[PDB]
C1' cells in the first nucleotide's frame, strides 16, 4: 500500500417493511495479499 467483511455513531432513500452509505464523514478492531 492493495481487496474485502464487520461493531457503534453521524448521514442518505422510503408511506412503511425495510434498504443503502465503512476507516478520504467519524471510529478502532479483522481476513487475505
Nucleotide at each position: 500500500g492493495g481487496c474485502g467483511a464487520u461493531a457503534c455513531c453521524a448521514g442518505c432513500c422510503g408511506a412503511a417493511a425495510g434498504g443503502c452509505c465503512c476507516u478520504u464523514g467519524g471510529c478502532a478492531g479483522c481476513g487475505c495479499c
Solved structure of RNA (Theophylline aptamer), 33 nucleotides shown.
Crystals were grown from: MOPS (pH7), Hexammine cobalt chloride, Potassium chloride, MPD.
Method: X-ray diffraction, resolution 2.59 angstroms. The entry became public in 2025.
The entry also models potassium ions.
It comes from the structure "Crystal structure of theophylline aptamer obtained in the presence of caffeine".
Keywords: theophylline aptamer, caffeine, RNA.